Dipeptidyl A-site tRNA(Lys) from Escherichia coli K-12: 76 nucleotides with solved positions. The 2023 paper behind the entry is "Modulation of translational decoding by m 6 A modification of mRNA". Among the 50 different proteins in the entry, which are not shown, are 30S ribosomal protein S20, 50S ribosomal protein L25 and 30S ribosomal protein S2. The entry is indexed under m6A, mRNA modification, tRNA recognition, TRANSLATION. Rfam match: tRNA. Rfam classes the family as a transfer RNA. The family is grouped with related families in Rfam's "tRNA clan". Rfam's curators write: Transfer RNA (tRNA) molecules are approximately 80 nucleotides in length. Their secondary structure includes four short double-helical elements and three loops (D, anti-codon, and T loops). Further hydrogen bonds mediate the characteristic L-shaped molecular structure. tRNAs have two regions of fundamental functional importance: the anti-codon, which is responsible for specific mRNA codon recognition, and the 3' end, to which the tRNAs corresponding amino acid is attached (by aminoacyl-tRNA synthetases). tRNAs cope with the degeneracy of the genetic code in two manners: having more than one tRNA (with a specific anti-codon) for a particular amino acid; and 'wobble' base-pairing, i.e. permitting non-standard base-pairing at the 3rd anti-codon position. The PDB entry is titled "Elongating E. coli 70S ribosome containing deacylated tRNA(iMet) in the P-site and AAA mRNA codon with cognate dipeptidyl-tRNA(Lys) in the A-site". The reconstruction used 103,992 particles.
[PDB]
RNA sequence: GGGUCGUUAGCUCAGUUGGUAGAGCAGUUGACUUUUAAUCAAUUGGUCGCAGGUUCGAAUCCUGCACGACCCACCA
Numbered sequence: 001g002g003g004u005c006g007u008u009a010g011c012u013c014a015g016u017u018g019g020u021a022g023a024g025c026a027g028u029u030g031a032c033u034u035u036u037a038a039u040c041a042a043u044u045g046g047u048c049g050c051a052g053g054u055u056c057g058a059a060u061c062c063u064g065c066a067c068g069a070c071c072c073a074c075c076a
Stems, first nucleotide, its partner, number of pairs: 001072007010025004019056001027043004049065005
C1' cells in the first nucleotide's frame, strides 16, 4: 500500500426473501434456618458504534467515517 471480517443489557453471546429484541450468569425481593454459605421460587433493565441512502416499513440490505483483529506484498 491492497484486501476480508467484527461492534447488541453490568460481563459472555443469540436474532433464518425486511414487520413489537432475549438466553445464561451477575444484582434485587420472598421462603428455609438460632444466624449464615448452598438450594428452590419470582423479577427490573438497552444511544442494537455514529451519519446518509433504498423501501409502505431497516438491529437486519447498500455507501462514507471511527476503533479492533486477521491475510497479501521485487529478482535472477